Shown are 84 nucleotides from a PDB entry: RNA (5' cap(1) RNA) with a sequence from Influenza B virus, together with DNA. The depositors describe the entry as "Influenza A/H7N9 polymerase post-cleavage cap-snatching complex". The structure was determined by electron microscopy at 3.1 angstroms resolution and released in 2025. The entry also models zinc, magnesium and phosphate ions. The sample was in a buffer at pH 8. Among the 18 different proteins in the entry, which are not shown, are RNA-directed RNA polymerase catalytic subunit, DNA-directed RNA polymerase II subunit E and DNA-directed RNA polymerase subunit. Rotsch et al. published it in Nature in 2026: "Mechanism of co-transcriptional cap snatching by influenza polymerase".
[PDB]
Context: bound to proteins that are not shown
RNA sequence: AAGCGA
RNA sequence: AAC
RNA sequence: GCAGCAGACCAGGC
DNA sequence: GATCAAGCTCAAGTACTTAAGTCTGGTCTATACTA
DNA sequence: TAGTAT
DNA sequence: GAAAGTACTTGAGCTTGATC
Numbered sequence: 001a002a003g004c005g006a
Numbered sequence: 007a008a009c
Numbered sequence: 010g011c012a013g014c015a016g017a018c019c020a021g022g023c
Numbered sequence: 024g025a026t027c028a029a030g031c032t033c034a035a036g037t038a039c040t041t042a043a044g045t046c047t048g049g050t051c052t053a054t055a056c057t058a
Numbered sequence: 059t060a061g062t063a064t
Numbered sequence: 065g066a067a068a069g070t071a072c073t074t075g076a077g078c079t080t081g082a083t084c
Base pairs, nucleotide, nucleotide: 015052016051017050018049019048020047021046022045023044024084025083026082027081028080029079030078031077032076033075034074035073036072037071038070039069040068041067053064054063055062056061057060
Other pairs, nucleotide, nucleotide, family: 004006cHS008009cWS058059cWH065066cHS
C1' cells in the first nucleotide's frame, strides 16, 4: 500500500 | 508406489 | 546409460 | 739331425637378426571324418 | 545323421 | 629370379715340443 460472498 |  | 573377435591381405594418405 | 703330435692361425662355412613414422578405408576367414 | 574330428 | 651384416664353428697348414 492492498483487500470481499457487506 | 515404484522405476 | 553395455560388451569385443582377432588375424591376414590390398588400395590409399603427408 | 730327424720325426709326429699338440695346438695355434687362417679362410671356408653356418646360425641369426634387422630392414621409417603415423593414419584411413576395403575385403576375407575350413571341412574331413565315419560314426 | 548327427555329430565329433582331421 | 633383384639381403647383408656380424659372430661362431670347422678343416688346413705350421711351431715347439717330446722323442729318437